[PDB]
Overview: Solved structure of RNA, 41 nucleotides shown. The entry also contains nsp12, nsp8 and nsp7, not shown here. The entry also models zinc ions. It comes from the structure "Porcine epidemic diarrhea virus complete core polymerase complex". Method: electron microscopy, resolution 3.4 angstroms. The entry became public in 2023. Primary citation: Anderson et al., Biorxiv (2023), "An alphacoronavirus polymerase structure reveals conserved co-factor functions".
Context: bound to proteins that are not shown
RNA sequence: AAAAAUCUGUGAUUUUAAUAG
RNA sequence: AGCUAUUAAAAUCACAGAUU
Numbered sequence: 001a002a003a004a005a006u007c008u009g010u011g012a013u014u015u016u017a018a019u020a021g
Numbered sequence: 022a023g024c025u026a027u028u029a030a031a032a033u034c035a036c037a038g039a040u041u
Stems, first nucleotide, its partner, number of pairs: 004041018
């Protein structure tokens, strides 16, 4: 010094929703 | 009478694959 996009996997933080006490 | 637990979804960050 290592580009324009599409799709997918793992992890962390926040919020929301459902169920329980 | 409002406070604690388990799941599901969205967003942000990090990493990793595949395709033209």